[PDB]
Context: one part of a larger RNA
C1' cells in the first nucleotide's frame, strides 16, 4: 500500500427426489329404503387419483495421461503446454439409425480474510538465458550396399524468470465532503397469481368471496442509438441508451369532508406541474479539501502539560581522576658508564613527610586514557550426504 | 565449542552527591580557677529596713518626712474567761586578716569540830547561818530551796582596737547552631591590646609570716679506674642550647611533639635575738623580678 | 400601703414613688507608692495556660477552681467638632453578674398515630344457563329437506370487595465527649410514572413531588409562643474568588493547607401576648 498475488463468499441453465394447493373433487364399490310385479332409479358406509400451478433440499456444468518451471537431492502443491476418454447441446430422419465425434454459462469486493516496503503500469524499436509441440537442415550406429523408424545436435518459439527505458503513487491527529454491510420497523399497510364461492347479462362479458405463494424496486410495451452472438435472410436473440404508461419516495398551487374538547396549525381524500428509484431508525466501518498542531528511540517527580538529557549497528575488561614544598633513604621508565655479576652518573614521574583544601570510612552517579569482542544472506510446502 | 595468554612511561580526569563516625567555633546556663617566690587564712556591699531631700566624708555617716515588718505604756469595746478596735514610743543592711581578752548561769562536793555552861541557845575560832512539807515524847531522821565556800568547764567564747575594699585572666561540662584570624607577632607572662611587621596601653588580688648560728636528709656540677672519698651550691618565670621519640620492616629525621636546660631545700630539726621609715648598694646570672642582707 | 423576682395564694429577699446592690468616678493629703471618705451603670458568646478530683506503683480522658484574652454590652476621663448642642469622631480605663421555698396555671409549641385523591392488578357478581358449537329420535322426501330432547358453554360491557404503585442507594455536617442507632439539614449518583415529536420501529424534557385537619386522639415541654432596616457571638454543606506549603534545571494543572463570601442550625437581645 483504493497497488499486486492467493484464499473465500453470488448469481444463470438443466435435471430428479419430497411436500403442499386445485380436493377428501373427480371415478370405483355399496347395506337398506321408495317405487314395480317381476323390473326401475341410486342413499349412508367404504377406497381414492392423474394432470397442472407453487414451495424447499440436492445432482450435473468436466475426467486420466506426460514434458516443462518455481536453487541442489527425494515427497507433495501451484503454474503453463501436448495427447486420451465420456456426451449435455446441435443438423439429417415417423422411427431404428447417421454426423459435427461444438472443450467451455459466470461477474465484483477501498468498506471480506492472508501475504508483499518499495511497488505498479507501459514500450517498433528493451539485453541475456531456460523451454512443451509441430516443421526443416545436419550427425553417430547398423549393412556386400540404400532408404526409413529409433538415437544424438542446430534452427524456428507457445509460455516463463532475473534487467533496462518512460510515466505514476508514497508521514500523522482534529475535521468538512463523498459511500457499503448488518439489524429493526415488515410483507404490518398495498400490488400480482394455477384456481375456487356468491349473482347479473347476448349462451366465454361484468361483480364479489376464499387460495398453495409471490414483490421492500422494479414492472409492461415501441425506437432499435452504442457494444457483442445467431440464421438460407428477416424477426428482434443479451447488455447498455432512450420515449410513452403503471407503480416507489417527495416538492409546490387550488377544493371537499372528517378526524384531534372548541378556533387556528396538522394529518387524509381529489385535480395540475416539478423532482426522486424504494422510504424511515439504530449500531459498526471507509474516504480525507482548506487552516492549526504535530512528525528517530529511550528516559525524568504523587499523577498530567510545556520543557530538558543521552544515543546514532551492540558489548565485555585494564589503569587514573585536590595543589605547592621537601634534609637523607627506597622505586617505575629513557639515556650513559662497567667483559659478565653487583653498582656508579644524569632526565622525567611515583611512594613517605610537612603547610593548605576541617577530617577519616562506606555507598551511588559522572568524566578521561587505553586493550579487545560479535552482528549484516534466494524457501510455494515438509525431511536430507553416503562407501569396505 | 567455554575461559586464560594483552591494557610500558609522561601527558590527560568531577578535592562531585548522600549517610555515619570524630574534631573545632559561637550563644547561654552550671560547676572550678590567679597569668611576678614559699606557707597559712580568704575574695561579700555600695552612703543603708525601703522611697525622696539636704549636709558631710579618711567606708557607707548624720538630720527631716512617707511608707512596710517585729514589740508595745495608755485608752475604747467584752457578763467572768477567751478576745476585738485605734496608739505614744523602741528595734529592722554587712564580709575578711591580725592583736587583746572577760562575765553570767550551769555541773561535782560541803552545812563540822572544839572552848565556857548539868540539859536549852547564849558567845569566841570557822563558808558551815535559815526556809516549806513529812515522820517521833525529846535529842533528831527523810524530802524540797534560798544564801555561802572549794575546784574543774564555759573559753581562747562575747565585746574593744588597727589594716583592707580583694573569685581577676582564664579553664573544664551539658544543650542548640555553624565550620577556620578556629591563624600570626610581641612579652618575664596572660590579654576583650596590636596585623604581616614590629611598637603602643592595661593586667599578674587583700592581711600576716618567711632573723642569727650549728647540724641532718634530698638534688645538681666538678674530681675519683670500679668501689671507699672529695670540693663547690640551692627562689621564680623565658632564652641560646642538649638528649629522645615517629614513615621505606634494617639505616637516617628537613619539618613536627615530649623531655631537658629553670641546682624542685631559699626544706627540716636544735640553741638564741629583734624594729620609727624610704632612698641607694647587694642578693644577681645571657635578660627580667620577689624574699632576705647592709647603709 | 407601693414597685421588682413569668401569672393567682401563703411565706421569704430587696427596693422607696426616673422605685437591686458593688468597682472605676469624685473629694482631702502626699515627688512617687499609697492612706482616709464615697455616688451610681449593664445583655451575653468564642478561646488559651496552670491547679484539684482520678482503687493498688507509673502513664491517660471527662469534669470541678483559678488567671489571661477577641468581639459585642454597659458606666467614665480627655483631645476636637455642635453650643441657636445634651449629639458625632478619635484615644485610655472599671464592671461584664443578684432575687429563695411550697401548691397550681398550656386550645401554645415538638414528636407519634389516624383521612381523602389519581392510576394498575387479581378475585367475585350481574346481563345469561344469553349467543354460539355439537347431537339420538321424530315429521316430510324417494332419494333428500328442515332442525328437537341431551350435552357443552362465551367475549365485550356494568358492579363490588381485597392488594400494589406515588421512590431508592451513598458521601459530609449538627445533637457536650469516645463508640454503635435514631432524627435533622445539604451535596451526588441511580431507575422511569407523566409529556412532546412520529402509522410503526425510534427520539428529547433524561420533569423529583396528590395530600388536609385535630379545644373536644395519644405521649412530652412551667415558663413559653410570635415578631424585627436595622439585633450580638460562634458552628457550618456545596460552589467561586484570593494565597501558602511541597515536587523540579526551570513554569503550569491536579492533589494537600489557609482566609473570604454563606444554604441550614445553637445560644442571647428589642418589641407585643397568654
Nucleotide at each position: 500500500a483504493a497497488g499486486u498475488g492467493a484464499g473465500a463468499u453470488a448469481u444463470c441453465a438443466a435435471u430428479u427426489u419430497u411436500u403442499c394447493u386445485u380436493a377428501g373433487u373427480a371415478u370405483g364399490u355399496g347395506a337398506g329404503g321408495g317405487u314395480a310385479a317381476c323390473a326401475c332409479u341410486u342413499u349412508a358406509g367404504c377406497a381414492g387419483a392423474g394432470g397442472a400451478g407453487a414451495a424447499a433440499a440436492g445432482u450435473u456444468g468436466a475426467c486420466u495421461g506426460g514434458g516443462u518451471c518455481u536453487u541442489u537431492g527425494c515427497a507433495g502443491a501451484g503454474a503453463u503446454u501436448c495427447a486420451g476418454u465420456u456426451g449435455a447441446g446441435u443438423u439429417c430422419g415417423g422411427a431404428a439409425g447417421a454426423g459435427c465425434a461444438a472443450u467451455a454459462a459466470g461477474a465484483a469486493u477501498a468498506a471480506c480474510u492472508c501475504a508483499u516496503a518499495g511497488a505498479a503500469u507501459u514500450c517498433a524499436a528493451u539485453g541475456c538465458g531456460a523451454g512443451a509441440g509441430g516443421u526443416a537442415g545436419g550427425g553417430a550406429a547398423c549393412u556386400a550396399a540404400u532408404c526409413c523408424c529409433u538415437c544424438c545436435c542446430u534452427a524456428u518459439a507457445a509460455u516463463c524468470g532475473c534487467g533496462g527505458u518512460a510515466u505514476u503513487c508514497a508521514a500523522u491527529a482534529u475535521g468538512a465532503u463523498a459511500g457499503u454491510u448488518u439489524a429493526c420497523u415488515u410483507a404490518a399497510c398495498a400490488u400480482c397469481a394455477a384456481a375456487u364461492u356468491g349473482g347479473g347479462g347476448a349462451a366465454a362479458c361484468c361483480c364479489u368471496u376464499u387460495a398453495a405463494g409471490a414483490u421492500a424496486a422494479g414492472a409492461u410495451a415501441g425506437u432499435g442509438u452504442a457494444c457483442g452472438g445467431g440464421u438460407g435472410g428477416u424477426g428482434c436473440c443479451g447488455u447498455u441508451a432512450u420515449u410513452a404508461u403503471c407503480c416507489u419516495u417527495u416538492g409546490a398551487u387550488a377544493g371537499a369532508g372528517u378526524g384531534u374538547a372548541c378556533c387556528a396549525g396538522c394529518a387524509c381524500c381529489u385535480a395540475u406541474c416539478g423532482a426522486u428509484g424504494a422510504a424511515g431508525u439504530a449500531a459498526a466501518c471507509u474516504u480525507g479539501g482548506a487552516a492549526u498542531a504535530u512528525g528517530g528511540u529511550g528516559g525524568u517527580a504523587g499523577g498530567g502539560a510545556u520543557a530538558c538529557c543521552a544515543c546514532a549497528u551492540c558489548g565485555g575488561g585494564u589503569a587514573g581522576u585536590u595543589a605547592a614544598g621537601u634534609a637523607u633513604u627506597c622505586u617505575g621508565u629513557c639515556g650513559u658508564u662497567c667483559a659478565a655479576a653487583a653498582g656508579g652518573c644524569g632526565g622525567c614521574g611515583g611512594a613517605g613527610c610537612u603547610u593548605g583544601u576541617g577530617a577519616u570510612a562506606g555507598a551511588c552517579c559522572g568524566c578521561u586514557a587505553c586493550c579487545u569482542g560479535a552482528a549484516a544472506c534466494c524457501a510455494c510446502u515438509g525431511c536430507a550426504a553416503a562407501a569396505c | 565449542a567455554a575461559a586464560a595468554u594483552a591494557a610500558g612511561a609522561a601527558a590527560a580526569a568531577g578535592u562531585g552527591u548522600c549517610u555515619a563516625u570524630c574534631a573545632g567555633u559561637u550563644u547561654u546556663g552550671a560547676c572550678c580557677g590567679a597569668a611576678a617566690g614559699g606557707u597559712g587564712u580568704c575574695u561579700a556591699c555600695a552612703u543603708a529596713g525601703u522611697a525622696a531631700u539636704g549636709a558631710g566624708u579618711u567606708g557607707u555617716u548624720c538630720a527631716u518626712u512617707g511608707c512596710c515588718a517585729c514589740a508595745a505604756a495608755c485608752a475604747c469595746u467584752c457578763u467572768c474567761a477567751a478576745g476585738g478596735u485605734g496608739a505614744a514610743u523602741g528595734u529592722g543592711a554587712u564580709u575578711c586578716u591580725u592583736u587583746c581578752g572577760a562575765a553570767a548561769g550551769g555541773u561535782u562536793u560541803c552545812u563540822a569540830a572544839c572552848a565556857c555552861c548539868g540539859c536549852a541557845a547564849g558567845u569566841g575560832u570557822g563558808a558551815a547561818u535559815c526556809u516549806g512539807c513529812u515522820c517521833g515524847g525529846c535529842a533528831g531522821g527523810g524530802u524540797a530551796g534560798a544564801a555561802g565556800a572549794a575546784a574543774a568547764u564555759a573559753a581562747g567564747u562575747a565585746a574593744g582596737a588597727a589594716g583592707a575594699g580583694a573569685g581577676u585572666a582564664g579553664g573544664u561540662u551539658a544543650a542548640a547552631a555553624c565550620u577556620c584570624a578556629a591563624a600570626g607577632a610581641g612579652u618575664g607572662g596572660u590579654u576583650c591590646a596590636c596585623u604581616u611587621a614590629a611598637a603602643u596601653a592595661a593586667c599578674c588580688g587583700a592581711c600576716a609570716u618567711u632573723g642569727g648560728u650549728u647540724g641532718u636528709u634530698a638534688c645538681a656540677u666538678c674530681u675519683c679506674a670500679a668501689a671507699a672519698g672529695g670540693a663547690u651550691g640551692u627562689g621564680g618565670a623565658a632564652a641560646c642550647a642538649a638528649a629522645g621519640g615517629g614513615a621505606a620492616u634494617a639505616g637516617a629525621u628537613a619539618a613536627u611533639c615530649c623531655u631537658u636546660u629553670u641546682a624542685a631545700a631559699g626544706a627540716c630539726a636544735a640553741c638564741u635575738a629583734c624594729a620609727a621609715u624610704a632612698u641607694g648598694g647587694u642578693g644577681u646570672a645571657u635578660u627580667c623580678u620577689c624574699a632576705g642582707c647592709c647603709u | 400601703u407601693g414597685g421588682c423576682c413569668g401569672c393567682c395564694u401563703a411565706u421569704g429577699g430587696u427596693c422607696g414613688u426616673c422605685a437591686a446592690a458593688u468597682a472605676a468616678a469624685c473629694u482631702a493629703c502626699g515627688a512617687a507608692a499609697g492612706u482616709a471618705g464615697g455616688a451610681u451603670a449593664a445583655a451575653g458568646u468564642g478561646g488559651a495556660a496552670u491547679a484539684g478530683u482520678a482503687a493498688g506503683g507509673u502513664u491517660u480522658a471527662g469534669c470541678u477552681a483559678u488567671u489571661c484574652u477577641g468581639c459585642g454590652g454597659u458606666u467614665u476621663c480627655a483631645u476636637c467638632u455642635u453650643g441657636u448642642a445634651a449629639a458625632g469622631a478619635u484615644g485610655g480605663a472599671g464592671c461584664u453578674u443578684g432575687a429563695g421555698u411550697a401548691g397550681g396555671c398550656a386550645a401554645g409549641u415538638g414528636a407519634g398515630a389516624u383521612a381523602u385523591c389519581a392510576a394498575u392488578u387479581u378475585u367475585u357478581c350481574u346481563u345469561a344457563g344469553u349467543a354460539u358449537g355439537u347431537g339420538a329420535g321424530g315429521g316430510u322426501a324417494a332419494c333428500a329437506c328442515u332442525u328437537u330432547a341431551g350435552c357443552a358453554g362465551a367475549g365485550g360491557a356494568g358492579a363490588a370487595a381485597a392488594g400494589u404503585u406515588g421512590a431508592c442507594u451513598g458521601g459530609g455536617u449538627c445533637u457536650u465527649u469516645g463508640c454503635a442507632g435514631a432524627g435533622a439539614u445539604u451535596c451526588a449518583g441511580u431507575u422511569g410514572a407523566g409529556u412532546u415529536c412520529g402509522g410503526a420501529a425510534g427520539a428529547g424534557c433524561a420533569a423529583u413531588a396528590a395530600g388536609a385537619a385535630u379545644a373536644a386522639c395519644u405521649c412530652a415541654u412551667a415558663g413559653a409562643a410570635u415578631u424585627c432596616a436595622a439585633u450580638g457571638c460562634g458552628a457550618g454543606a456545596g460552589g467561586u474568588a484570593g494565597g501558602g506549603a511541597a515536587c523540579u534545571a526551570a513554569u503550569c494543572c491536579c492533589u494537600c493547607c489557609c482566609u473570604a463570601u454563606a444554604a441550614u442550625c445553637g445560644c442571647g437581645g428589642u418589641a407585643u401576648u397568654c